The RNA (HAV dV RNA (92-MER)) with a sequence from Hepatovirus A has 92 modelled nucleotides. Taxonomically the source falls in Hepatovirus ahepa (Viruses, Riboviria, Orthornavirae, Heptrevirinae). The depositors describe the entry as "Crystal structure of hepatitis A virus IRES domain V in complex with Fab HAVx". Keywords: RNA, Chaperone Assisted RNA Crystallography, Phage Display, Hepatitis A Virus, IRES, Fab Antibody, RNA-Immune System Complex. Koirala et al. published it in Nat Commun in 2019: "A conserved RNA structural motif for organizing topology within picornaviral internal ribosome entry sites". Protein in the same entry: Fab HAVx Heavy Chain and Fab HAVx Light Chain. An Rfam search finds the family "Hepatitis A virus internal ribosome entry site (IRES)" in it. Rfam's curators write: This family represents the internal ribosome entry site (IRES) of the the Hepatitis A virus. On this family, see Brown et al., J Virol 1994: "In vitro characterization of an internal ribosomal entry site (IRES) present within the 5' nontranslated region of hepatitis A virus RNA: comparison with the IRES of encephalomyocarditis virus". Released in 2019, the model rests on X-ray crystallography data to a resolution of 2.84 angstroms.

RNA sequence: GGCAAACAUCAUUUGGCCUUAAAUGGGAUUCUGUGAGAGGGGAUCCCUCCAUUGACAGCUGGACUGUUCUUUGGGGCCUUAUGUGGUGUUUG
Numbered sequence: 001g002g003c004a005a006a007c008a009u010c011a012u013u014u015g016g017c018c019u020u021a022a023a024u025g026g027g028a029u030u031c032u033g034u035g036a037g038a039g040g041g042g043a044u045c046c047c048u049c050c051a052u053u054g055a056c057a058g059c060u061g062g063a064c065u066g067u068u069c070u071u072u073g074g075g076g077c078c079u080u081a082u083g084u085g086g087u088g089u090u091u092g
Stems, first nucleotide, its partner, number of pairs: 003092010015078004025047008049074003054069001056066003
Other pairs, nucleotide, nucleotide, family: 014079cWW019023tWH020022tHS021051cSS022073tWS023074tSS023075tHS024048cWW032035cWS033034cHS035038cWH052071cWW053070cWW060061cWH
């Protein structure tokens, strides 16, 4: 050298279960003065993730894939806390 673990440090940060083809996240403009948890909501456009209907491609059917085009869609019930990455040190 490589991989762990503990510690130090800085940074960042909700986490589950059920159903499901799938059960992301963000941005801009604008309406909403709390209507019951505004840490909201809606509209319009956009980007992004998951799935999806068509197109092109992988000999053709399963299937399945894509820095491209396309259709449509992205539910419910929870949560009462110390996760994650970068670096360093120590140990195995």